Solved structure of RNA (GOLLD RNA nanocage, nucleotides 109 to 833; GOLLD RNA nanocage, nucleotides 4 to 277), 957 nucleotides shown. It was solved by cryo-EM to 3 angstroms. The reconstruction used 20,375 particles. The depositors describe the entry as "GOLLD RNA nanocage (env-38)". Rfam match: Giant, ornate, lake- and Lactobacillales-derived (GOLLD) RNA. By type it is a non-coding RNA gene. For this family Rfam cites "Exceptional structured noncoding RNAs revealed by bacterial metagenome analysis" (Weinberg et al., Nature, 2009).
Context: one part of a larger RNA
RNA sequence: AAGUGAGAUAUCAAUUUUUCUUAGUAUGUGAGGGUAACACUUUAGCAGAGGAGAAAAGUUGACUGGGUCUUUGCAGAGAUUCAGUUGAGUUCGGAAGAGCAAUAAGAAUAACUCAUAGAAUUCAAUGCGAGAGGUAGGGAACUAAUCCCUCCCUAUAAUCGCGGUAUUCAAUAUGAUAGUUUACUUAACAUCAAAUUGGGGAAACCCUUUAAGAUAAGAUAGUGUACGGGUGGUGCCGUUAUUAUCCUUUGAUAGAGUGUACCAGCACCUAUCGAUGAAGUAAACUUGGAAUAUGGUGGUAGGGAUACCACAUCGGGUAGUUAAGUAUUCUGUCGUUCAAAAGGCGGCGGAGCUUGUGAUAGACCGCUACCUGAAACCACUGCAAAAC
RNA sequence: AAAAUAAGAAAAAGUGUCUAUCAGUUUUGACCGAAAGGUGUCUACAUAGUAAUGAGUUGUUCAUUGCCACAAACACUCUCAAGGUGAAUGUGAUUCUUUCGAAAGGUUUCUAACACCGCAAGUGUGAAUCUGCUCGGCAGGGUAGAAGAAAAUAAGUAAGAAGAGAGUAGGUUAAAACUCAAAGAGUGGUUCACUUAAAUAACCGACAUUGGUUGUUACAUCUCAAAAGGAUGUGGAAACAAAGGGAAUAGAUAAUCCUUUUAAAGACAACUACAAUAUGGUGUAUUCUCAGCCU
RNA sequence: UGGCCGCCUAUGGUCGUCAAAUAAACUACGAAAGUAGGAUAAAGUGGAAUAGUAAGGUUUAGCUAUUCUGCGGUUUCAUCUUGUAAAGAUGGAGCUUGAGUAGGCAAGUGAGAUAUCAAUUUUUCUUAGUAUGUGAGGGUAACACUUUAGCAGAGGAGAAAAGUUGACUGGGUCUUUGCAGAGAUUCAGUUGAGUUCGGAAGAGCAAUAAGAAUAACUCAUAGAAUUCAAUGCGAGAGGUAGGGAACUAAUCCCUCCCUAUAAUCGCGGUAUUC
Numbered sequence: 001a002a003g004u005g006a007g008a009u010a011u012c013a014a015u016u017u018u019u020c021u022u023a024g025u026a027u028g029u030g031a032g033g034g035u036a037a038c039a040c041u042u043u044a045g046c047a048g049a050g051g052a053g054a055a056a057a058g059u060u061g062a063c064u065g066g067g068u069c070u071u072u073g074c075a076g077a078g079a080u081u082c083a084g085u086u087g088a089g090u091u092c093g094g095a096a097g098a099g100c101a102a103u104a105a106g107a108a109u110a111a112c113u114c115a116u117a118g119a120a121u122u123c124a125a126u127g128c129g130a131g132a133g134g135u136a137g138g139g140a141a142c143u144a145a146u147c148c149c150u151c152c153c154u155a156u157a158a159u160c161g162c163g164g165u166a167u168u169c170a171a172u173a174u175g176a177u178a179g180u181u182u183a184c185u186u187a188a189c190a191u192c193a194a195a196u197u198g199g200g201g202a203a204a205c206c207c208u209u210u211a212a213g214a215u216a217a218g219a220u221a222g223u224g225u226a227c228g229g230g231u232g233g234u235g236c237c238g239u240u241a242u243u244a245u246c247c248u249u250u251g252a253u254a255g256a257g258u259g260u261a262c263c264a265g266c267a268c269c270u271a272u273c274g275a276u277g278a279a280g281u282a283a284a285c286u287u288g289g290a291a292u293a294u295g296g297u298g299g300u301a302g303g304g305a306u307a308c309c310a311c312a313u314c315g316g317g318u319a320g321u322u323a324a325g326u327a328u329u330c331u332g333u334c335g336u337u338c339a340a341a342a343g344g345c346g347g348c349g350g351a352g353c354u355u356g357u358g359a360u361a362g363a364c365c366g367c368u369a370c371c372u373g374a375a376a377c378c379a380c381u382g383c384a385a386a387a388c
Numbered sequence: 389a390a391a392a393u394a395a396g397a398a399a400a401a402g403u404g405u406c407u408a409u410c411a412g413u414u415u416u417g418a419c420c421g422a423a424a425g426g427u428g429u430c431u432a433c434a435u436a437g438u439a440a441u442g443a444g445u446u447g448u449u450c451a452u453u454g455c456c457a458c459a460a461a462c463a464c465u466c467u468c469a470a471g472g473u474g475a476a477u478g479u480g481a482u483u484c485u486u487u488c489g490a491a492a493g494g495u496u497u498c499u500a501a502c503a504c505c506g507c508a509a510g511u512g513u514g515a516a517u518c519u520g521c522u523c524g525g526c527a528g529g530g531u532a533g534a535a536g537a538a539a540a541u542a543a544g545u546a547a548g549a550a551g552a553g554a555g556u557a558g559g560u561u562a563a564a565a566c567u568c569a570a571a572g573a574g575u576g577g578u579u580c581a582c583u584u585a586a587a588u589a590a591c592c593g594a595c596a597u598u599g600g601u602u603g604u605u606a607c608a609u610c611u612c613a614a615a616a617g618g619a620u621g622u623g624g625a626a627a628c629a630a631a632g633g634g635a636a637u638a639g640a641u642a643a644u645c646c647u648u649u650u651a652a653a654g655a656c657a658a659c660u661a662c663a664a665u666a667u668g669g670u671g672u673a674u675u676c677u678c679a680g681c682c683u
Numbered sequence: 684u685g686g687c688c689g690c691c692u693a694u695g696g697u698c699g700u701c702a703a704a705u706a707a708a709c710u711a712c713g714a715a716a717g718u719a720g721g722a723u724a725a726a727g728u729g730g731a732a733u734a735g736u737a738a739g740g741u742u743u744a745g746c747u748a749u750u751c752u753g754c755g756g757u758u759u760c761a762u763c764u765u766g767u768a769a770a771g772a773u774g775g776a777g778c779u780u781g782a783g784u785a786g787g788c789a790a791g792u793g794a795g796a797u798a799u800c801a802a803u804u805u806u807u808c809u810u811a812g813u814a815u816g817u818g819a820g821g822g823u824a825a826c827a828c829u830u831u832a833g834c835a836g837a838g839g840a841g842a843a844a845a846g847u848u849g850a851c852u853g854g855g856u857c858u859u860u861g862c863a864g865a866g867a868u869u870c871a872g873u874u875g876a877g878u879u880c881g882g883a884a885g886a887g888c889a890a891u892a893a894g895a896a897u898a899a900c901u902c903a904u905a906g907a908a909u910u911c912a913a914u915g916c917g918a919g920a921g922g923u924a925g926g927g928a929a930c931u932a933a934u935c936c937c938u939c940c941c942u943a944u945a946a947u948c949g950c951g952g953u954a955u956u957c
Base pairs, nucleotide, nucleotide: 003116004115005114006113007112008109009108011105012061013060014059015058016057017056018055019054020053021052022051027047028046029045032826034040035039062085063084064083065082066081067080068079069078070077072384073383074382075381076380089100090099091098092097118169119168120167121166123164127162128161129160130159134156135155136154137153138152139151171294172293173292174291178286179285181283182282183281184280185279190215191214192213195210198207199206200205218246219245220244221243222242223241226239227238228237247277249275250274251273252272253271254270255269257268258267259266260265296311297310298309299308300307302937303936304935305934313374314373315372316371317370318369319368320367323355324354325353326352328636329351330350331349332348333347334346335345336344337343358410359409360408361407362406363405364404365402411567412566413565414564415563416562417561418560419559420558425598426597427596428595429594430593433447437455438454439453440452441451442450443449456480457479458478459477462474463473464472465471483552484551485550486549487548495539496538497537498536499535501513502512503511504510517534518533519532520531521530522529523528571583572582576592577591578590599660600659601658602657603656604655606622607621608620609619610618611617623677624676625675626674629648630647632645668682669681670680685698686697687696688695689788690787691786692785693784694783709720710719711718712717727754728753729752730751731750732749733748734747735746736745755779756778757777758776759775760774761773762772763771764770791904792903793902794901795900796897797896799893800849801848802847803846804845805844806843807842808841809840810839815835816834817833822828823827850873851872852871853870854869855868856867857866858865877888878887879886880885906957907956908955909954911952915950916949917948918947922944923943924942925941926940927939
Other pairs, nucleotide, nucleotide, family: 002287tHS003119tSS010106tHS024048tWS025049tWH026048tHS030044tHS031043tWH033041cWW033825tSS053212tSS081132tSS093096tHS110286cSS111179tWS122165cWW126163cWS131157tWS131158tHS175288tWS175289tHS176288tHS177287cWW180284cWW185883cSS188216tWH193212tHS194211tHS196209cWW197208cWW217247tWS224239tWH225240cWW248276cWW248278tSS256268cWW280884tSS301930cSS306933cWW307932tWS320400tWS321366cWW322356cWW338342tHS352635cSS353642tWS357403tWS368400cSS371394cSS412570cSS421555tWS422431tWH423591tWS424676tWS425678tHS432553cWS433436cWS434448cWS435445cWW436448cHS439714tWS447553tWS454716tWS460476tHS461475tHS466470tWS483554tHS488547cWW489544tWS489546tHS490545tWH491543tHH492542tHS493541tWW494540cWW500514tHS524528cWH554593cSS567568cHS568570cSS572585tWS573581cWW573586cHS576625tSS582586cWS598679tWS605653cWH612616tWS621651tHS622651tSS623673cWH628649tHS631646cWW633644cWW635641tWH636638cHS667683cWW671679tHS672678tHH673677tWH684699cWW685702tSS704725cWH705724tWH706723tWH706777cSS707722tWH707758tWS708721tHS713716tHS724757cSS725756cSS725778tWS791907tSS798894tHS812836tWS813837tWH814836tHS818832tHS819831tWH821829cWW869920tSS881884tHS910953cWW914951cWS919945tWS919946tHS
């Protein structure tokens, strides 16, 4: 930190199972009764779909092996290459079969999560190293002798790791502007839908009832601009743009009726001209123009503001911290003398005594001069020297 | 693997803050005190009950007026008693020393004896004579008083006379507040007097006593080898000077502190005497001063 | 005989028709202090210091008395303005309380108790054994069409009788002192009946609050009620304003203390009435 990396979360196509609707419908079976005089109709009861349409849960859109890289040695994960297997799809065929043995549907995240303090992008003229597969050129071995395969080295370099040129971003608070997610109003009012009732008419046209379910902002037809596919060619296959109609949300101007106790006003319906892509309410969150005030860490009174003090990587010890004067003695340090020992002679201080600071003791804070000690680092996850 | 093994001399550095224990100063109160010798006894008032006016002083006296306290002749009131009201007129501040010096009352003892006279009570000496109550026929006895006599107390008391007009400079202690002239100099000594160095104005109380001769005891200086002895002296306040006590334990003491110098007997005992006072001289020394003595 | 002590009566007290006493004032004397005579007025509320009463020793509280003092009330004196004024201002002094006993007097005042009004819940009754649902048997039909007996049984509307909600919690102050209650008076907070804008979801005011009468209901109070630009003193919730003490090197805010303002009370005064 709207950058970069990893993780998590949508949609699209094909296919299987279960459930619901049409429907207790179609169909099957069938006691009894009626009529008949020697047969004809079929009821109560029992059993009960297929197909089509719709919804909710699953599965398949790849799998296996080798090499290389991430500091070293062993196990994992990730990235990047090479080889093999399966057969969704597609082409030729009535079928049986044959060929390509097509790998591959897939976006977004400032307002989701976790990492990275310096990072990202760009480069006919920017360096070095590592390095899969194929191809080319040599070498060591093996033979009386030659070639191929195997082994070793060099060149070419798909893909990576560190550097270089150029460009860009980059402090906090208050607060304009510009925006997703979640929940509610709510599938209430409306608009569609395989089918299903009740009627009319010309013997496929119209009206009406019911319905498993769908739609919260797009839908139905053209021109085909722009960007990608497909075919022997077109048609137009996908995305985007544009025109017309319908639908959602609204503004302005007129007309009719009803309601609000009444009159104004407002709501509702219809017409004309524009705008909008759902609308309203509640909670949380992102972005941050101009202007003003701030902008290293720690500390300070019963509670705040203003203000003040200390530090610039961080600790542990030692010796001190009020002047002047002073007859003897004692003592620290330096110089000189003495062969050594014991002493003497000078410079600069201290203890003690006197005077002054009212004095003495304890605790706390602060200051001055010195002696020493410690710290600085590349993981994608875990473990780790090994021989008589 | 953690500690010790280094932090010489001289310069540099807040006599800071808080608490506790001591010392000192100022103010007020209380209790004690004499800085010019010793001893004894002392150190209260301010023109007088209180206020004012006038006069006079050698201590505080006198006169007039008002008021207060105490005692009251007399008047008024009250039935007696007990009380009440007014009032002439009197009384009412006090300290010390020296000297002189009474009386009353009370206490103890006494109230006889002798001569004249038959008994009374009369007379004389004597202080000794009477009264109330009570008991006997009388003389008398008991108890309580008046008057009188002797002794010891009261008493060194009351009163009188003379003198003085005196608790000062300062110290200790308690309760609050506070922190250095809270120091120096000078004086015989002290200060509410003076201020860097010497020179001005106050104080050190009142009365009485402290004579001479002889002797004793104690102490100081000198002398004596130690002991045993000898000579000269004794008031008070200071100075020169001397001797001790403290650090650095054993030595030493500039400064500081105590003592000495300053006869700590001008005392004590026996005997005996005396004044109308100043000045001056002695006592008396290094300086100042009192008692005593002499004139 | 008359006035006063609330009204009526009895008794008692005090005064004499501007109708209670007493002090200061005033008069005489005195330098002062004082002495001898002597006429008159009034309304109360707050503080401070001692003494007494307090079982047995000591240590406290509350009361009972004596003094001092703020404001107010009342009388008097002096000094200045009005005298065609009996009034005003300033400065001192004195006083701050007297009226009994007995029997009666309350449509007054205070407290308590008792109606109505609005919204809402439950139960019961009526419309009604109605509407609706289910349904043996029979009739007709020849393969169906009508619906009975019996059983079960409302909604809505209307009416009546009982309940609930129209507030709750906390702090301060007052009623003699110290502790527990009750009542009165203020300040703050919570709940959401009602109302406004919206189809709804929601948003705003976060409205506290319906309420009379009692001489003939109950219990208290002997003196009581009402009124007052001109009537005094004291206590005192909340907000605002002005100061002070502390804490810091220094300043401001909050907290603490004091004064002013005063919503609401406790004793008194004027006027009127019973």